[PDB]
Context: bound to proteins that are not shown
Molecule: Template RNA
Organism: Trichoplusia ni
RNA sequence: UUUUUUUUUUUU
DNA sequence: AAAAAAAAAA
Ligand code: DTP
Numbered sequence: 001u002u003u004u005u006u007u008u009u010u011u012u
Numbered sequence: 013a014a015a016a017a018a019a020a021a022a
Stems, first nucleotide, its partner, number of pairs: 003022010
C1' cells in the first nucleotide's frame, strides 16, 4: 500500500 | 434506513 465477504463499535 | 471507523478471513 488495492479487492470481496463477514463481524463489531460509535454517531443519528 | 444512513455515515464513519476498526477487525477477521481470503
Ligand atoms: P499463496 O502462495 O497461497 O499465499 P494466494 O494469492 O493464493 O497465494 P491466499 O490463499 O492467502 O494467497 O489468498 C487467495 C486469494 O485471495 C489471492 O489470490 C488474492 C486474494 N487476497 C488475499 N489477501 C488479499 C489482500 N490482502 N488483498 C487483496 N487480495 C487478497